50S RNA helix 71; 50S RNA helix 92 from Escherichia coli: 33 nucleotides with solved positions. It was solved together with GTP-binding protein lepA, 30S ribosomal protein S12 and 50S ribosomal protein L11. Primary citation: Connell et al., Nat.Struct.Mol.Biol. (2008), "A new tRNA intermediate revealed on the ribosome during EF4-mediated back-translocation". NCBI's taxonomy places the organism under Bacteria, Pseudomonadati, Pseudomonadota, Enterobacteriaceae, Escherichia. The reconstruction used 41,294 particles. Method: electron microscopy, resolution 10.9 angstroms. The entry became public in 2008. Keywords: ribosome, translation, LepA, EF4, GTP-binding, Membrane, Nucleotide-binding, Antibiotic resistance, Ribonucleoprotein, Ribosomal protein, RNA-binding, rRNA-binding, tRNA-binding, Methylation.

RNA sequence: UGUCGGGUAAGUUCCGAC
RNA sequence: AUGGCUGUUCGCCAU
Numbered sequence: 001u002g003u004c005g006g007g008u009a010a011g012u013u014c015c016g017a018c
Numbered sequence: 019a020u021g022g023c024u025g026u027u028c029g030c031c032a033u
Stems, first nucleotide, its partner, number of pairs: 002018005019033005
Other pairs, nucleotide, nucleotide, family: 001029tHS007011tWS007013cWW008010tHS009032cSS010021tSS011013tWS012028tWH024028tHS
């Protein structure tokens, strides 16, 4: 850390949506 | 125990 999609072996940030 | 994320401790995930 809303949910879904992307990115990553792995993304509480990021991009696209609702 | 090393890493992804997070200031985080913690935790979730990968190995």